[PDB]
Context: bound to proteins that are not shown
RNA sequence: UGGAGUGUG
RNA sequence: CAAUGGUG
RNA sequence: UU
RNA sequence: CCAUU
RNA sequence: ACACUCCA
Repeated sequence: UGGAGUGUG
Repeated sequence: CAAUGGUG
Repeated sequence: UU
Repeated sequence: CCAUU
Repeated sequence: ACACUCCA
RNA backbone atom coordinates (compact mmCIF):
# COMPACT_ATOMS: atom_id res chain seq x y z
C1' U A 1 0.00 0.00 0.00
C1' G A 2 -7.38 4.85 -1.76
C1' G A 3 -10.54 5.03 2.60
C1' A A 4 -13.77 4.37 6.66
C1' G A 5 -16.11 1.10 9.80
C1' U A 6 -15.91 -3.70 13.30
C1' G A 7 -14.38 -8.61 14.25
C1' U A 8 -10.45 -11.58 16.26
C1' G A 9 -4.83 -10.82 18.14
C1' C B 1 -2.78 -8.67 23.87
C1' A B 2 1.34 -11.04 27.18
C1' A B 3 -1.43 -14.70 29.02
C1' U B 4 -1.47 -19.96 29.09
C1' G B 5 1.54 -24.04 31.16
C1' G B 6 5.14 -27.27 34.17
C1' U B 7 1.08 -33.10 37.55
C1' G B 8 0.77 -40.04 39.15
C1' U C 1 2.56 -44.06 34.48
C1' U C 2 4.89 -45.72 30.41
C1' C D 1 13.41 -20.41 35.65
C1' C D 2 11.66 -22.60 31.18
C1' A D 3 7.94 -23.73 27.02
C1' U D 4 4.44 -21.51 23.77
C1' U D 5 2.50 -15.98 21.82
C1' A E 1 -1.38 -8.69 12.36
C1' C E 2 -4.82 -10.61 9.48
C1' A E 3 -10.21 -10.62 7.75
C1' C E 4 -14.83 -9.05 6.56
C1' U E 5 -18.61 -5.20 5.22
C1' C E 6 -19.29 -1.07 2.67
C1' C E 7 -18.25 3.74 -0.91
C1' A E 8 -18.88 8.03 -6.59
An RNA structure, in which 32 nucleotides are resolved. Crystals were grown from: 26% MPD, 5% PEG 3350, 50 mM imidazole pH 8. Protein in the same entry: Protein argonaute-2. The structure was determined by X-ray crystallography at 2.9 A resolution and released in 2019. Entry title: Human Argonaute2-miR-122 bound to a seed and supplementary paired target.